[PDB]
Context: one part of a larger RNA, bound to proteins that are not shown
RNA sequence: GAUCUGGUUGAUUCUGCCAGUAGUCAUAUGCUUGUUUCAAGGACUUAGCCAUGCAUGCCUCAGAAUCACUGCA
RNA sequence: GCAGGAAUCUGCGCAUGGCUCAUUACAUCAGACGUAAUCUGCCGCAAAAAUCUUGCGGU
RNA sequence: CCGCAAAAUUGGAUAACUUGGCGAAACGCCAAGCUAAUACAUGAACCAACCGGGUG
RNA sequence: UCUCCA
RNA sequence: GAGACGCCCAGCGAAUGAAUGACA
RNA sequence: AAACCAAUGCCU
RNA sequence: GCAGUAACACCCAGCAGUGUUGACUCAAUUCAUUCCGUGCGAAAGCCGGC
RNA sequence: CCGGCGUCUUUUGACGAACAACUGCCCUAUCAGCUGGUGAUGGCCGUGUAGUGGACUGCCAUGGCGUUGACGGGAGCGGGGGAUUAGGGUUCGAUUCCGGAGAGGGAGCCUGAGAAAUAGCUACCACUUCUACGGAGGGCAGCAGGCGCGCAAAUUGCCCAAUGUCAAAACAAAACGAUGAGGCAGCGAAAAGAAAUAGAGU
RNA sequence: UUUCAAUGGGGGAUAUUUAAACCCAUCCAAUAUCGAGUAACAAUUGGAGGACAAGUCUGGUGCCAGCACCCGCGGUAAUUCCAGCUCCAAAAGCGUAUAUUA
Repeated sequence: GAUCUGGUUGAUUCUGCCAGUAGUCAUAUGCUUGUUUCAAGGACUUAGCCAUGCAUGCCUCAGAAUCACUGCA
Repeated sequence: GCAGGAAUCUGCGCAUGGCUCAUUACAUCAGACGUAAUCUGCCGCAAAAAUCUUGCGGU
Repeated sequence: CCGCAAAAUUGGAUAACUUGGCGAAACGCCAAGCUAAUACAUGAACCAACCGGGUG
Repeated sequence: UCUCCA
Repeated sequence: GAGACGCCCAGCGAAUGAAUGACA
Repeated sequence: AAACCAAUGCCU
Repeated sequence: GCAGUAACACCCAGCAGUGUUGACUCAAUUCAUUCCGUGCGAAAGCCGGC
Repeated sequence: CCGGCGUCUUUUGACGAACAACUGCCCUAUCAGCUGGUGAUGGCCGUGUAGUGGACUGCCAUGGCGUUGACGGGAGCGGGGGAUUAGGGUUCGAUUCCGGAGAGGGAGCCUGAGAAAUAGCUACCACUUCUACGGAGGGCAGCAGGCGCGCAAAUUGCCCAAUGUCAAAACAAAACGAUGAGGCAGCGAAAAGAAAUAGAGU
Repeated sequence: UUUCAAUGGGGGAUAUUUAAACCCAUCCAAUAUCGAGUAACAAUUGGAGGACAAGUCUGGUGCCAGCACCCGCGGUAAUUCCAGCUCCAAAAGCGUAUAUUA
């Protein structure tokens, strides 16, 4: 760091693509994983279908108490 | 009689939050304006002189 | 209808509840009997003004 | 309606 | 023409109509 | 810039 | 005849002659008519202190 | 006597709502005409609205849009922003904040200041649960979960202590408001920091 | 050959955190707290012709089996396959596939 490299030929210059290469708060998968910190997390396909539980209720000194509610005197 | 009070009337709230991204190109949305074209509870500062009503006796 | 007064001492109904319940049930329901209000309805003369219009 | 002015 | 007295009506909001909502 | 009539304003 | 002058026949001799905007048929005021429930209680309310 | 509240009306600031549109926006012509009888562009009275307005009835006019890409088709929420980048760029944005839209599809409403509301109502369509057959109910794109679908994504966990919202409400005192908002923990090699698996010598 | 020191992973507390636990942090006496040796408490994932860092090593197979992104390897002496050794690279990580930027 305003950088490229293999592959056409007996060799040579090119055109030109394929291939390598380094990222992704981009996903999935494989093999591995002793400690800590910080985190995303049924978006993609099916705004498909949903068992069960729960997610929105409020009373003070200051609206209404005859609970056949509770102490107390 | 003094306090706690279940329950229910009453007064506000449930139009927010949370999820999802199917719709959707003079739409949504962004920056920027308009409402003098208009509604607006809660909240803030204000305003307020309408209304022949009661009681007792007699009709 | 008038008089004398003045801290205006206003009225009817529903829940909860009780009673009887209907229904297999249902975050379903009925009828009767009670009783509240900051629910609903009614309603305040004089204290208590200024200002204006039309008119006998 | 009623006290006043011409 | 001036005064006193009498009567009807004269609140906030709303409707319609008229008059202000200036002058340079 | 003033003039005239009616109603009206203070002046003597 | 007119010197000088808010306006106004007393109650108040200055108790609005003056809203805002870039702009209004608006803000507000005056008077005319009438709102029939689809508006207007001082909750006919509740506490607390001495 | 005085002080805390609580309430009609009226009025305005505030928090909003609703409408209008200045500039901007992926690919497509194997999409060149689009609109107008039954509103298309405008005008006049109205109507309706919270209001403006073809929004809408009546009537009249004959307009309006387009090769500066209309019209139709395909892709799919829009920004803030992310990834990469010398410069110019090329891409991604379902996703935390802002806005818009929806609650199984599609309507239509009530109530309220505000909903065309869906842990409100009414109806139909598609599925669907209980029944004693008379009937009665459902709406997880809330949080946990379940089955499917896929290459592909966790706990039917603890709590209101904090952040807030609601509200008749400070806390305390017999006397703890509700919150799957939101935290907290369990799973969790998405991605990020820091870091062991040895040192020293005869 | 041969010793000397370490302190984590991990066990645990008068406790601390926390709403309650957890975690981390602090601690192995403050009178008085467990512990490394093959530290067996054991690093892996892909490679070694070229690009592209690193074997003219040994055994096997014989255009077979397979490898190889691309070029190419393999036809009885394989720098390329299947393995053992030894190296190289990154390392609590590292291959592969599909998108997408350079």

Notes
ribosomal RNA 18S, nucleotides 1 to 653 from Leishmania donovani: 584 nucleotides with solved positions. It is bound to paromomycin (PAR). The entry is indexed under Leishmania donovani, ribosome, aminoglycoside, paromomycin, RIBOSOME-ANTIBIOTIC complex. It was solved by cryo-electron microscopy to 2.7 angstroms. Rfam match: Eukaryotic small subunit ribosomal RNA. Rfam 15.1 lists 75,755 matches to the family in 2,556 species. The literature on the family includes a 2001 paper in Science by Yusupov et al., "Crystal structure of the ribosome at 5.5 A resolution". Rfam links the family to the GO terms ribosome and structural constituent of ribosome. Its Rfam clan is "SSU clan". The sample was in a buffer at pH 7.6. Shalev-Benami et al. published it in Nat Commun in 2017: "Atomic resolution snapshot of Leishmania ribosome inhibition by the aminoglycoside paromomycin".